Primary citation: Naganuma et al., Nature (2014), "The selective tRNA aminoacylation mechanism based on a single G.U pair". An RNA structure with a sequence from Archaeoglobus fulgidus, in which 75 nucleotides are resolved. Method: X-ray crystallography, resolution 3.49 angstrom. The entry became public in 2014. Keywords: aminoacyl-tRNA synthetases, protein-RNA complex, homodimer, ligase, alanyladenylate analogue, LIGASE-RNA complex. It comes from the structure "Crystal structure of Archaeoglobus fulgidus alanyl-tRNA synthetase in complex with a tRNA(Ala) variant having A3.U70". Crystallisation conditions: PEG 6000, citrate buffer, CdCl2, MPD, pH 6.0, VAPOR DIFFUSION, SITTING DROP, temperature 293K. Rfam match: tRNA. Rfam classes the family as a transfer RNA. The family is grouped with related families in Rfam's "tRNA clan". Rfam links the family to the GO term triplet codon-amino acid adaptor activity. Rfam's curators write: Transfer RNA (tRNA) molecules are approximately 80 nucleotides in length. For this family Rfam cites "tRNAscan-SE: a program for improved detection of transfer RNA genes in genomic sequence" (Lowe and Eddy, Nucleic Acids Res, 1997).

Context: bound to proteins that are not shown
RNA sequence: GGACUCGUAGCUCAGCGGGAGAGCGCCGCCUUUGCGAGGCGGAGGCCGCGGGUUCAAAUCCCGCCGAGUCCACCA
Numbered sequence: 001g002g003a004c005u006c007g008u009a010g011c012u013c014a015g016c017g018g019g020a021g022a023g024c025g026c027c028g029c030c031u032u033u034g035c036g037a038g039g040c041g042g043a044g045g046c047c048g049c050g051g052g053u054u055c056a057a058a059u060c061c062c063g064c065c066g067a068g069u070c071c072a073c074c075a
Stems, first nucleotide, its partner, number of pairs: 001071007010024004018055001026042007048064005
C1' cells in the first nucleotide's frame, strides 16, 4: 500500500430473513457413596453503533467504531 474474515448470555460460539439458542461458568432444590459428579429448575441479551430495503431484520445492503489475517514496485 492493496484486500479478506469476525462483532450474539460472564466465556467459546451456533442461527443468517419470520418463535434469541446450545456448551462451559453462576444461584438453588432433587438423586447418589461413585466428593466429585449426576438430575431438575432459574436468573443472566440495545444480537457493536447508526441509516436503507421489506408486511417483517440478530439475519440482506451502505456507512462508522472495535477486534483480527494474509498479500504486496504485482496490490